[PDB]
RNA sequence: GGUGACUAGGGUUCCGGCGAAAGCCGGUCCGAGAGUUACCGACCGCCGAAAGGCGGUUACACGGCGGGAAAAAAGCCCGGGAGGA
Numbered sequence: 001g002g003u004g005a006c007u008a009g010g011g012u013u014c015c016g017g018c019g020a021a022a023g024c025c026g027g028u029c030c031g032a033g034a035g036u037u038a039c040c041g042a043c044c045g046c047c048g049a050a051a052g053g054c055g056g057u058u059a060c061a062c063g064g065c066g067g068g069a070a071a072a073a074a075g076c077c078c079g080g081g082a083g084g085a
Base pairs, nucleotide, nucleotide: 001040002039003038004037005036006035009030010029014027015026016025017024018023041058042057043056044055045054046053047052060080062083066078067077068076
C1' cells in the first nucleotide's frame, strides 16, 4: 500500500412492533484515515536442507463550510483536502 467482517455513526426505500394517524423502537440498507478485528503485502530477529514456521514492527493523527451518493443521510467519496485545535 490493498481487502473482508464488524462497530460508532447515518438516515427512511422495504418489513415488524409501539403509539397519541405527528412519531417512536427494532430489523433491512449505507458506513469510518484519525474505531475494532482477521487477512494480503512490506520490514526485522530466530528456527528449518526445503517448502515454510515462530516472534516483533506497520508510528502519529484536531479538522470545518461546500460539493457528491437514483430511498436518504452520515465519521461514506472529494478528504490525512482547506485551515489548524

Entry title: Structure of the Dickeya dadantii ykkC riboswitch bound to guanidinium. Solved structure of RNA (ykkC riboswitch) with a sequence from Dickeya dadantii, 85 nucleotides shown. The structure was determined by X-ray diffraction at 2.3 A resolution and released in 2017. The entry is indexed under riboswitch, ykkC, guanidine, guanidinium, RNA. An Rfam search finds the family "Guanidine-I riboswitch aptamer" in it. Its family is annotated with regulation of gene expression in the Gene Ontology. Rfam describes the family as follows. This family represents a conserved RNA structure found upstream of the ykkC and yxkD genes in Bacillus subtilis and related genes in other bacteria. The function of this family is unclear although it has been suggested that it may function to switch on efflux pumps and detoxification systems in response to harmful environmental molecules.